[PDB]
Context: one part of a larger RNA, bound to proteins that are not shown
């Protein structure tokens, strides 16, 4: 080499506990501003207007590819000191060409997708590279440059004449190249430079060798283009989307498969696992927090994608639909002779504008790298280095020792004294860093020239390589670093001191000025405002503000709740989905272990190594929790096959029931009408009045009509999923209960969407009209009284059909299954039991009162749990705003349902003293 961390506090109240919000202590930014300000290393520096840009530079290189003009040195002849001409020719570059401008640099506008990451596979391409194989024969026509003419303000344009090529084009040849059916057919090239024995020759050249280059084609790397699966922000107040759209065939097209394109066919394809649409945002390795899980974030660095003023298009080419390339159209600047032209700093510096905010019109190719040439050499605002900014991380000073008359001076004071304080002064030393002087590495590997030894050959001639001698090279740079002189001289601040919270007293101010992250201070003595002293935190930094994460178990998988704090749908049934009583056997998708590829590098962690240490750099390992292919395991889940009855269901008796709907029939009572008797009030209220009365009321007796409710029974009683259901009878009709036997053999539980049943009120159409009673009228009370009180009284309350979807729709408690002391009732059903029981015990399905263990914040539940556990669904995240507003769906309407936001407060609320 493997390696460990999780803290709370203040604030609701007279006080306490709990729930629940707000605030603070921590670590951090590409951060901004205020105050202060010494130095050095390593990093960073337009996050906003992808708003426009003056001036500089940023991609050029090959004359060992080719024409042409500039023509050296030298050899000179001639004439007379300096000219004429020849010979060659080193240099130099406007042009034609091979290459490179698709690399390297800058930005995140666009894109919610196969763009990006993970795992894969197949139908392809790939100049410059490496290994091979086969060649590199000959021929032709033009053209820029160069002259001439014309046009143009310029940018430049047009005609005629000539010339070269590794520019261009025929022919021939060809595997180990393409098509073809075997057969067969088709297609390429380029030549320059260094030497040279013999040979042909103007060693102009031919020819041999080598170097470079070129032409076909197999393989390997690198890069690129395609296809599949998964993952990739918020919204459902975005639910339907899609006609080359989804597949078939024919044809075309691309290097390459494909609706990539087109013609006929078919009517498919996608989506509640979120299609489509809207808003926003380049993704990743990681960075910041977090003990961890997770959360937000994608500055620099590195991988991929897109962009190059705005929208398109293709050409060139190996590879672009090309940031310094071309064309078109639009906007903006500039020139113009007005005819027409030029430009794109999201390259490096820099100017205007915006913004709170972000730098110099730098040095060069020395190094690493990229292009050209391999011959050096040239270009390189990417790179390597400088400059500015406390913008970040780390390091070093701003002195050390002694020194108590405890010195002045300030502050406070009980007036004694305390404190500033050994802090000062004084005394003895030291000199990092900065200032001055001198020395001084390492980044330096190479190149030129000469010589030597191999291999290349036909010729150790040219050329490649080892080796030796000599020479040459650095922007950084006055390098890092080392030695000497000056002297303590040259160099300390910012915040806070009532609680959270470390540290305290005085003076001004008096509800003013003011302070403040929250509690909250300031109204005349303020430890909270402003100052003086003193003290605490951090220091070349310290405070304020913006943003994320923790604390926040404050969206809880790890890791919370829903009786009273917010929170269980009003209740059923049920589709997608979630889970599954018990034996065996198989399978190996889940699950576990091992092996291989991948999970880039950088970053984090561990062990080391370097700059004096650290920051920083760096070797190896681990890790990257994942994905893919195999081997093995078989306990549990999934799947398959065969079984069992404990869950669930069917068949047979018998009970109890205001369980539903359609009709009939009862009697008490109220009111209305008729009749007899009878005579002065009746009714009502705290007390009165309105009202009803001699038109014969109230009361009393007889009769008729009509509506609804159904005393007593009646109970913590019964049934129903809930709502709800009370007279008796007939009709249909559902479910629950207790017994024995027989069978099905997991057939079960829950349930997002959806489909029903919905008290009361309310609405639509048609009937009915006793009582009661919204609204309304009158009387009384009353300051007033729309109200409570009294007299009247309509809708409605009732029946038939339909709609409404809400309630304190309550057990304030969703449904299903199992375990956990007991006691006392009651509903109805069976067992054992002496048998007379007013009987006794146990056991189920309900319904009540106490109660131990346990739970709770407490009240209080406690086999009908709020105890212990399992399956699924719904619901809550401080109080107002507000179950409210807009939008969608229902409703004829009332309204119901889904459901926010702006702004405001540090509080609301729960149980109990």
């Nucleotide at each position: 080499a493997a390696c460990u961390g999780a803290a709370g506090a203040g604030u609701u109240u007279g006080a306490u506990c709990a729930u629940g919000g707000c605030u603070c202590a921590g670590a951090u930014u590409g951060a901004a501003c205020g105050c202060u300000g010494g130095c050095g290393g390593c990093a960073g520096g337009c996050c906003u207007a992808a708003c426009a840009c003056a001036u500089g530079c940023a991609a050029g290189u090959c004359g060992a590819g080719c024409g042409g003009a500039u023509a050296a040195a030298g050899g000179g002849a001639g004439c007379u000191u300096g000219c004429u001409c020849c010979u060659g020719g080193a240099u130099u570059c406007a042009g034609c060409g091979g290459c490179g401008g698709a690399c390297g640099g800058g930005u995140g506008a666009g894109u919610a997708a196969u763009g990006c990451c993970u795992a894969g596979g197949a139908a392809u391409c790939u100049g410059c590279c490496u290994g091979g194989u086969a060649g590199u024969g000959g021929g032709g026509g033009a053209u820029a440059a160069c002259g001439u003419c014309c046009g143009g303000a310029a940018a430049c344009g047009g005609g005629c004449g000539c010339u070269a090529a590794u520019a261009c084009c025929g022919c021939a040849u060809a595997c180990g190249u393409c098509c073809u059916g075997a057969g067969g057919g088709a297609g390429a090239a380029a030549g320059u430079g260094g030497g040279g024995g013999a040979u042909c020759u103007u060693c102009g050249g031919a020819c041999c060798u080598c170097a470079c280059g070129c032409u076909a084609u197999c393989a390997g790397a690198u890069g690129a283009g395609c296809c599949u699966a998964g993952g990739u922000c918020g919204g459902a107040u975005u639910a339907g989307c899609u006609a080359g759209u989804u597949g078939g065939u024919g044809g075309g097209g691309u290097a390459a498969a494909g609706g990539c394109c087109u013609a006929c066919c078919a009517a498919g394809g996608c989506g509640a696992c979120g299609a489509u649409c809207c808003g926003u945002a380049a993704c990743u390795g990681g960075u910041c927090u977090g003990a961890g899980a997770g959360g937000a974030u994608g500055a620099u660095c590195a991988g991929u994608c897109a962009c190059a003023c705005u929208g398109g298009a293709a050409c060139u080419g190996a590879g672009a639909c090309a940031c310094g390339g071309u064309c078109c159209a639009g906007a903006c600047u500039c020139c113009u002779a007005c005819g027409g032209g030029a430009g794109g700093c999201a390259g490096c510096a820099g100017u205007g504008g915006g913004g709170a905010a972000u730098a110099u019109u730098g040095g060069a190719c020395a190094a690493u790298g990229g292009g050209c040439g391999a011959a050096a050499g040239c270009c390189u605002g990417a790179u390597c280095c400088a400059g500015c900014c406390a913008u970040g991380c780390c390091g070093c000073g701003u002195g050390u020792g002694u020194g108590a008359a405890g010195a002045a001076g300030g502050u406070c004071u009980u007036c004694g004294g305390a404190u500033u304080g050994u802090a000062a002064a004084g005394c003895a030393c030291u000199u990092u860093a900065a200032g001055u002087u001198g020395g001084g590495a390492g980044g330096a590997a190479g190149g030129g020239c000469a010589g030597u030894a191999a291999g290349u050959u036909a010729a150790u001639a040219c050329c490649u390589u080892g080796c030796u001698g000599u020479u040459u090279u650095g922007a950084c740079g006055u390098u890092a670093c080392c030695a000497a002189c000056a002297g303590a001289a040259u160099a300390a601040g910012c915040a806070c001191c009532g609680g959270c919270u470390a540290a305290c007293u005085u003076c001004g101010u008096g509800c003013c000025a003011g302070c403040a992250g929250c509690c909250g201070c300031g109204g005349u003595a303020a430890u909270a405002c402003g100052a003086a002293g003193g003290g605490u935190g951090c220091a070349a930094g310290c405070g304020u503000u913006a943003a994320u994460c923790g604390g926040a178990a404050u969206u809880a998988c790890u890791g919370g709740g829903c009786g009273u704090a917010a929170a269980g749908c009003g209740c059923g049934c049920g589709u997608a989905g979630g889970u599954g009583g018990u034996u065996c056997a198989g399978c190996a998708a889940g699950u576990u272990g091992g092996a291989u590829g991948u999970g880039a590098a950088a970053u984090c962690c561990c062990c080391g190594g370097g700059c004096u240490c650290a920051a920083c750099c760096u070797g190896g390992g681990a890790a990257c929790u994942g994905c893919a292919u195999c081997c093995a395991a078989a306990a549990c889940u999934a799947c398959u096959g065969a079984g069992c009855u404990a869950g669930a269901g069917u068949a047979c008796g018998g009970u109890a029931g205001a369980g539903g709907g359609u009709g009939g029939u009862g009697g008490a009572a109220u009111u209305u009408c008729c009749u007899g008797u009878g005579u002065a009030g009746c009714g009502g209220u705290g007390a009165a009045a309105u009202g009803c009365g001699u038109a014969g009321a109230u009361a009393u007796a007889g009769g008729a009509a009509g509506g609804a409710a159904c005393a007593c029974c009646a109970g913590u009683g019964g049934c129903g999923a809930a709502g709800g259901c009370g007279a008796c009878c007939a009709c249909c009709u559902g479910g629950a209960c207790u017994g024995a036997u027989a069978c099905u053999g997991a057939c079960a539980c829950u349930g997002a969407g959806g489909u029903g049943c919905g008290a009361a009120a309310g609405c639509g159409u048609g009937g009915g009209g006793a009582g009661c009673a919204a609204a309304c009228a009158g009387g009384a009370u009353u300051a007033g009284a729309u109200a409570c009180c009294c007299u009247g009284g309509u809708a409605g309350u009732c029946c038939a059909c339909g709609c409404c979807g809400u309630a304190a729709a309550c057990g304030a408690u969703g449904u299903c299954g199992a375990c956990u002391a007991g006691c006392c009732g009651u509903u109805g059903g069976g067992a054992u039991c002496c048998u007379u029981g007013a009987g006794a015990u146990c056991u189920u399905a309900g319904u009540g009162g106490c109660g131990c263990a346990g739970c709770u914040a407490a009240c209080g539940c406690g086999a009908u749990a709020a105890g212990u556990c399992g399956a699924c669904c719904g619901c809550c995240u401080g109080g107002g705003g507000a179950g409210u507003a807009c939008g969608g769906c229902c409703g004829c309407a009332a309204g119901g349902u889904u459901a926010a936001a702006a702004c405001u407060c540090a509080a609301a609320u729960g149980a109990a003293u």
The RNA (16S rRNA, nucleotides 2 to 914) from Pseudomonas aeruginosa PAO1 has 913 modelled nucleotides.
The reconstruction used 169,672 particles.
Among the 49 different proteins in the entry, which are not shown, are 50S ribosomal protein L29, 50S ribosomal protein L32 and 30S ribosomal protein S17.
Method: electron microscopy, resolution 3 angstrom. The entry became public in 2024.
The work is reported in "Phage proteins target and co-opt host ribosomes immediately upon infection" (Gerovac et al., Nat Microbiol, 2024).
An Rfam search finds the family "Bacterial small subunit ribosomal RNA" in it. Rfam links the family to the GO terms ribosome and structural constituent of ribosome. Its Rfam clan is "SSU clan".
The PDB entry is titled "70S-PHIKZ014".
Lineage of the source: Bacteria > Pseudomonadota > Pseudomonadales > Pseudomonadaceae > Pseudomonas aeruginosa.
Keywords: PHIKZ, Phage, hijacked, bacterial, Pseudomonas, PHIKZ014, ribosome, 5S rRNA.